The RNA (GlmS ribozyme; substrate strand RNA 13-mer) has 154 modelled nucleotides. Primary citation: Cochrane et al., Chem.Biol. (2007), "Structural Investigation of the GlmS Ribozyme Bound to Its Catalytic Cofactor". Crystallisation conditions: 11% PEG 8000, 9% DMSO, 0.02M sodium cacodylate pH 6.8, 0.02M magnesium chloride, 0.15M potassium chloride, 0.002M glucosamine 6 phosphate, VAPOR DIFFUSION, SITTING DROP, temperature 298K. Rfam match: glmS glucosamine-6-phosphate activated ribozyme aptamer. Its family is annotated with catalytic activity and regulation of gene expression in the Gene Ontology. By type it is a riboswitch. The model includes bound 2-amino-2-deoxy-6-O-phosphono-alpha-D-glucopyranose (GLP). It was solved together with U1 Small Nuclear Ribonucleoprotein A. Released in 2007, the model rests on X-ray diffraction data to a resolution of 2.5 angstrom. Keywords: STRUCTURAL PROTEIN/RNA, STRUCTURAL PROTEIN-RNA complex. The depositors describe the entry as "Structural investigation of the GlmS ribozyme bound to its catalytic cofactor".
Formats: sequence, C1' cells, structure tokens
RNA sequence: GGCACCAUUGCACUCCGGUGCCAGUUGACGAGGUGGGGUUUAUCGAGAUUUCGGCGGAUGACUCCCGGUUGUUCAUCACAACCGCAAGCUUUUACUUAAAUCAUUAAGGUGACUUAGUGGACAAAGGUGAAAGUGUGAUGA
RNA sequence: AAGCGCCAGAACU
Repeated sequence: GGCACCAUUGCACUCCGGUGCCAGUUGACGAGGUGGGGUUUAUCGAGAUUUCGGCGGAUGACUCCCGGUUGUUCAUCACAACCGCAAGCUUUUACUUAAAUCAUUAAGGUGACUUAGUGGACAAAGGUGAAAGUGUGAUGA
Repeated sequence: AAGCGCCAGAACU
C1' cells in the first nucleotide's frame, strides 16, 4: 500500500483509530577459496536500525584415505614437518585495482524502497615472487 | 559470479 469487519457524518491545509486477511519492501560490502570419503556451528576483514531471524547453497576446518614435495646426488624402507598440479621451519621484503558505508544527483515506484552515475577515502586473511638464517637417520652406486 | 540465493518471523509502506 490493498480488502473485509468493527467503529467514525468528521472543517482540514508535516503524515496519524482498532482487528483480521492479502499484497509489496528491506533482508552480506568486498578480499579469498575445490583430489576423494567422513564429520562439523565453513576463512578474512570494512560497515554499524535487520550484515537481525529463518531456509537453502558453499571451494573452509579437522580427521581418514589415495597421489606427491622438502629433509643436498640418486634409488629402497621407515622417521620428522608440508602439499593437491603446490609442497620443512624462523625471520624480514614488495606485489596481490577492496567494495559498500560516507558524501553527492539523475531515473523509476502511490509508497516502503529500487537501479544507475559521480566524488574521496580507508582493510584483514590468505596467497605469490624476490632476500638473510637455522631441519634426519638405515642400507646401496 | 558463492558474504552467495531465497523470504515464511521482524520491521517498514
């Protein structure tokens, strides 16, 4: 916003009775992320009336499995920590366009609001490429 | 083009 009912015959010029029912509207701003099974309240920060509440997804996390990296050649077995077309740990280095909020002005909508433009900022995680350190044993060429 | 989608509560019209 609309409908039914109850109530209202009311003299206003910033909207303004109650109840029920229907309709509409708001309801996550980006960064990041996938080997397989299982489990489970699924990472990072910005914002700050609901980014609340509910539902459904989901690349998370842990664990198992499978396949691999590093532990100075190189096989083979275990051991220690990692990785899923990357891959020990300390421990510095740049890179990885934040977006919304905020301000502003157009369009649409009866309205709640919606879409779009403009302006200026400001992240964290993770990751990637450099730089300096400090990490195995057993057997065999 | 996965902070992603939806909308039954809530609030708002």